[PDB]
Molecule: Chains: A,C,F,I,M,O; Chains: B,D,G,J,N,P
Organism: Roseobacter sp.
RNA sequence: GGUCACAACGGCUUCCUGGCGUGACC
RNA sequence: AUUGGAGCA
Ligand code: MTA
Numbered sequence: 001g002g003u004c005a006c007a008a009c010g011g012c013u014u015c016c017u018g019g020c021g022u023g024a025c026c
Numbered sequence: 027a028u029u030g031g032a033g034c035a
Base pairs, nucleotide, nucleotide: 001026002025003024004023005022006021009018011034012033013032015031016030
Other pairs, nucleotide, nucleotide, family: 007020tHS008019tHS010015tWH010031cWH
C1' cells in the first nucleotide's frame, strides 16, 4: 500500500444501509 | 452534517 474480520451506535430486531473502534491476513 | 431504512408500537 491492498484486502478482510469482528464491531460501539435504535424503544425494540437471526433483515437492510452506514461503520466509532479493535484486530487479522497479504 | 451516519444518528437511519424496513417492521412492531
Ligand atoms: C445494525 S443496528 C445496531 C445500531 O446501528 C442502528 O440504528 C442501531 O442502533 C444503528 N444504525 C444502523 N445503521 C445506521 C445508520 N445509517 N445510521 C445511524 N445509525 C445506524